[PDB]
Context: one part of a larger RNA
Molecule: 16S rRNA, nucleotides 921 to 1540
Organism: Escherichia coli BW25113
RNA sequence: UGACGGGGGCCCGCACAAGCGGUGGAGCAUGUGGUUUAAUUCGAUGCAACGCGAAGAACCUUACCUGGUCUUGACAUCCACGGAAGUUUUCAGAGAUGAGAAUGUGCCUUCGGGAACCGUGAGACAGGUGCUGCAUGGCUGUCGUCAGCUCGUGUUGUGAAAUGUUGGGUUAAGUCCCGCAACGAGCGCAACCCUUAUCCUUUGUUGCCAGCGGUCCGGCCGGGAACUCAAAGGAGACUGCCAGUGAUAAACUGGAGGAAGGUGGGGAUGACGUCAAGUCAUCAUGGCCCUUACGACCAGGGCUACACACGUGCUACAAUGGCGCAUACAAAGAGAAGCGACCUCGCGAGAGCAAGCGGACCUCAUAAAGUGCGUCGUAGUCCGGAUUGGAGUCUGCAACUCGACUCCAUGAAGUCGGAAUCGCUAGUAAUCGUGGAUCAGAAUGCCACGGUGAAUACGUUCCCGGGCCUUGUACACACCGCCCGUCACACCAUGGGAGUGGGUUGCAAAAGAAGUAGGUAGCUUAACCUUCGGGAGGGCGCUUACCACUUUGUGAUUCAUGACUGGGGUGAAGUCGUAACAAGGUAACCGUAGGGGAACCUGCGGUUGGAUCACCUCCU
Numbered sequence: 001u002g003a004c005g006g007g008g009g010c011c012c013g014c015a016c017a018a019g020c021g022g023u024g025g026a027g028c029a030u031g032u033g034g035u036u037u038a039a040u041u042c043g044a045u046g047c048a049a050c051g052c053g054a055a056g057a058a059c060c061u062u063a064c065c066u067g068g069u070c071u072u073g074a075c076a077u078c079c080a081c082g083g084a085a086g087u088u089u090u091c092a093g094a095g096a097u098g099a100g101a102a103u104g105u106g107c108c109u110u111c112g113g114g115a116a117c118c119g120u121g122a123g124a125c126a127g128g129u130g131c132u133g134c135a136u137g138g139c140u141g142u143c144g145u146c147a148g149c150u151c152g153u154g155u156u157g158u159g160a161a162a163u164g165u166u167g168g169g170u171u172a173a174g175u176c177c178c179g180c181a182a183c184g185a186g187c188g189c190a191a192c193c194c195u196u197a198u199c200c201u202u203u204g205u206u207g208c209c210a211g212c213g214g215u216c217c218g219g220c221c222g223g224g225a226a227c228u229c230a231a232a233g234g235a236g237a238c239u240g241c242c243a244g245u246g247a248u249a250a251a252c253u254g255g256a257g258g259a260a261g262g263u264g265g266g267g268a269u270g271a272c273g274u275c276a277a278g279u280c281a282u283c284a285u286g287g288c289c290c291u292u293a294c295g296a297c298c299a300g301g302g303c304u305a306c307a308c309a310c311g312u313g314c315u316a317c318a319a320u321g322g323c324g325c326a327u328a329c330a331a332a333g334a335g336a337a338g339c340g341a342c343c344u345c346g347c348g349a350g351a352g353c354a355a356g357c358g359g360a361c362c363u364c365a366u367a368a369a370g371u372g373c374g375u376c377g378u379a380g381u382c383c384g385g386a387u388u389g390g391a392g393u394c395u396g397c398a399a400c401u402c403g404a405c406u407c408c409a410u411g412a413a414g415u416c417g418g419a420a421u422c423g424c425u426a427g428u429a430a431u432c433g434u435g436g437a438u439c440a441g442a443a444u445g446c447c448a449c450g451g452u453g454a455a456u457a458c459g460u461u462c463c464c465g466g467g468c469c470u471u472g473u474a475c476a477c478a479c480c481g482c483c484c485g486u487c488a489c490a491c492c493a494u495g496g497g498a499g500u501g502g503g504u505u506g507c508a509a510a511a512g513a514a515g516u517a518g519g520u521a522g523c524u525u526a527a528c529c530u531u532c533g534g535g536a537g538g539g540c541g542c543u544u545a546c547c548a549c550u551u552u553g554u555g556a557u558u559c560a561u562g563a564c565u566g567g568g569g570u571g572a573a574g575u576c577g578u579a580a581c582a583a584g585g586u587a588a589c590c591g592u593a594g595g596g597g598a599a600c601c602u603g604c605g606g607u608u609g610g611a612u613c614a615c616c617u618c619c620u
Stems, first nucleotide, its partner, number of pairs: 001476002003473003007470007015460002019424005026315008034306002042053002064301007073125001077124002079121004086103001088101001090099003107114001127290002130288003136284002138279003141275001143273001148187006154163003167178003193267004198235007208224002212222003238261001241255005317417001321376007333364003338357002343352003383414001388409007430452007479584001481581001484577002487574001489571004494566003499561012515546006522540004528535002587608009
Other pairs, nucleotide, nucleotide, family: 002473tWW002478tSS004582tWS005585tSS007583cHS014017cWH014018cWW015463cWS016462cWS017425tWH017458tHS018456cSS019455cSS024418tHS024419tHS025316cWW026413cSS031050cSS034307tWS036040tWW037039tHS038065cSS039301tWS040305tHS041054tWW041281tWS044049cSS055446tWS057061cWS057303tWH058396tWS058402tWS058440tWH062302tWS062303cWW063302cWW067094tWS068095tWS068096tSS071293tWH072123tHS072124tWH073074cHS075126cWS076125tWS083117cWW084104tHS084116tWS085104tHS087102cWW089100cWW093096tHS094299cSS095298cSS105106cHS106115cWW108113cWW109111cWS109112tWS126291tHS126293tWW132280tWW133137cWH133283tWH135280tWH135285tWS138282tHS142274cWW144270tSS144272cWH146271tWH147188tSS148174cHS148271tWS151165tHH152164tHS154181tWS157159tHS157160tHS164183cHS166179cWW168247tWS169250tSS170175cWW171173tHS173189cSS177249cSS204205cHS204225tWS205207tHS205360cWH207225cWW207228cWS208227cWS209210cHS209219tHS210224tWS211223cWS215218tWS219222cWH229360cWS236259tWS236260tWS237258tWS238262cSS240256cWW240262cWH246249tHS246250tHS247249cHS256262cWH257261tWH258260tHS261262cHS280285tWS289294tWS293295tHS313444cSS317380cWS317414tSS318321cSS318381tWH319377tSS319378tHS319379tWH328369tWH329368tWH330450cSS331434tWS331449cSS332365tWW335338cSS336358tWW340355tHS341354tWS342353cWW346348tHS346349tHS347407cWS348406cSS349392tSS356362cSS367433cSS368432cSS369451tWS377378cWS380381cHS384411tWS384413tHS385411tWS386411tHS387410cWW395399tWH395440cSS396398tHS399441tWS403441tSS423429cSS425456tWW426455tHH427428cHS427453tWS428454tWH429453tHS437445cWW438443tWW439441tHS439442tHS443445cHS457459cHS459461cHS472582cSS474580tWS474581cSS482580cWW483579cWS485598cSS486575cWW493567cWW497563tHS498562tHS511549tHS512548tHS513547tHS514547tWW521541tHS530533tWS531533cHS576597tWS577598tWS578579cHS582585cWH610611cHS
């Protein structure tokens, strides 16, 4: 700075409430999942995929499968050579494709060769709905038509940033005013655009007919431009006016006039961005891959499969109704290989014939709900139409797979739908018909059109989504966040451990080689002395002291190791819970005690490193 909160404040939207009608049950249509298949082509997958790409799969489409086939090719350019192309007609083929036969000579050349087009030969190359939307462009959904989102300069902060953009009012609105270290600006809001509602002017047919004359009572015939209407140009609504409220503001509330009143109603219009959202199969495109095949041609099949599950629809279940008969009142639109009157034929779908109309003229085309009268009598029915049999029609080379429609027959389920769930605030919902695109034929879908025409809104506490301010945060691919501990497994280091084995060392002793010193049982003796007898002194031996090896006992210390055991760390995708982070859903945490699979819980005291404060169960 955001995002988030089971934080606070203020707001909004069919968000809820108040209502009305649905979905979920049935049958059928349609899409999807799944399953199946030779193939059931590919894509879309909470909201924001699932009647979606596909505005229309019998063939074609077609991408798929099975066969049959082709290899410079179905498609493009280039070149060489041979032929004008075009035109019938047969045969073999499922066809692709072949094999044959009839018929040409177009436009311009010292007529060598082109301009067309059908071939054949080469390789350069074509070709690819092959892969990657997480390489892209373009286009699109979405939050959300929500009121936001930003920038320059200035200023504040070391800085991320902030301010502006907050605040007081107010508004549908970052709408506007006032304030304010901001001053300004941009993209959004609004307005400009289309449409609808009133009037005016103009033109008046193919539209109109008030008043005139007619009249085959038909605007159909003179006419009439009045009116409707057509469609060009104008006008009109701005809180402009009045009163009150408010800051003297913006604005609000009511009133008048007015067809319309407070952005009248509806549309178009989609900010910065978000989801690596969607689409390489619309197209384009980087890269990759295929190139006798992942390209190309053909026939048949498939995309329509069906124990099943979901989504979107249609039709119902009935007397507010069904059926019969009569009878009103629309809008919008399309049409030339088209729309196709009338008339005749057909029970009908249709057919035949055949006008008119490129359309205010003709055609599609006849609105239906409604209204009146009659019947039915609450029955699985005169409700309902599924399903199936038979017979047809049309489109189309062709409807077996696999069309739509008609007729006769058949006559399921269904008696208003469990949990749940959806749409809508007015010409809406509900209901009733009508048209269009696509399209040979093929809507219950889609896109349009008008008819009839409600209920309800106390309110904002609650659910969902969102906006602005504030606050807490351990969040930042941001609460679908983060994250704690046991348990399980593996590995690593480490503590404890009956012990086990080494190293070093203390203490208490034992021991006593050699040497030195001391002492003499004894043995011995060159130098000196000698009375020559021997002395003195020396040596050896012995002995004592000290002491090395060594020995014993008991400790200490240190290292290694040990069944087992404690916790610890680490380890892409284990189990159980959810303790913590927000008031984290019982505020958290500290010390201590007890308890518990685990995070933890509970008691007692303590701390704020606590969200929430006359907002809640009040008010002078």